[PDB]
This is an experimental structure of RNA, with 27 nucleotides shown. Crystals were grown from: pH 7.0, VAPOR DIFFUSION, HANGING DROP, temperature 295K. Primary citation: Xiong and Steitz, Nature (2004), "Mechanism of transfer RNA maturation by CCA-adding enzyme without using an oligonucleotide template". The entry also contains tRNA nucleotidyltransferase, not shown here. Ions in the entry include magnesium. Method: X-ray diffraction, resolution 3.2 A. The entry became public in 2004.

Context: bound to proteins that are not shown
């Protein structure tokens, strides 16, 4: 370089 | 559930 994976905030779907 | 923002961690370098 980049390829993925976890929380929080946050916007849609009516 | 998808898209954005923080925030941490795996890998191939």
């Nucleotide at each position: 370089g980049c390829g993925g994976a976890u929380a929080u905030c946050c916007g849609c779907a009516c």